[PDB]
RNA sequence: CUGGGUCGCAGU
RNA sequence: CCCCAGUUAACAAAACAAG
Ligand code: HNG
Numbered sequence: 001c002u003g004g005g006u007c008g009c010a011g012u
Numbered sequence: 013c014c015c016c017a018g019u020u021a022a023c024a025a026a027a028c029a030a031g
Base pairs, nucleotide, nucleotide: 001018002017003016004015005014009031011028
Other pairs, nucleotide, nucleotide, family: 002021tWS005025tWS006026cWH007011tWH007027cHS008010tHS008029cWS010029tWS010030tHS011012cHS014026cWS015024cWS016022tHS016023tHS017021cSS
C1' cells in the first nucleotide's frame, strides 16, 4: 500500500 | 489509531478513543 476483523457509544 | 493476512489477501484476539 491492499483486503479483512473480535472488541468498542464511537473505527480514522 | 489497533490486530491479522498478501491479491478468492487465514483462523483469531484485546486493548485503544478524537467526538
Ligand atoms: N480501529 C481499531 N480497532 C478496530 C477497528 C479500527 O478501525 C476495526 C474496524 N476498522 C475493528 N477493530 N483500533
Keywords: PreQ1 riboswitch, Synthetic compound, Complex, RNA. Solved structure of RNA with a sequence from Caldanaerobacter subterraneus subsp. tengcongensis, 31 nucleotides shown. It comes from the structure "Crystal structure of a class I PreQ1 riboswitch complexed with PreQ1". The structure was determined by X-ray crystallography at 1.69 angstrom resolution and released in 2019. Crystallisation conditions: 0.01 M magnesium acetate, 0.05 M MES (pH 5.6), 2.7 M ammonium sulfate. Taxonomically the source falls in Caldanaerobacter subterraneus (Bacteria, Bacillati, Thermoanaerobacterales, Thermoanaerobacteraceae). The model includes bound 2-amino-5-(aminomethyl)-1,7-dihydro-4H-pyrrolo[2,3-d]pyrimidin-4-one (HNG).